[PDB]
DNA sequence: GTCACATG
C1' cells in the first nucleotide's frame, strides 16, 4: 500500500 | 479519521 477482521 | 492485526 490494496483487501478482510478487530478494536476506537 | 484512527490503530492493530491478518492475508495478499
Nucleotide at each position: 500500500c490494496a483487501u478482510g477482521u478487530g478494536a476506537c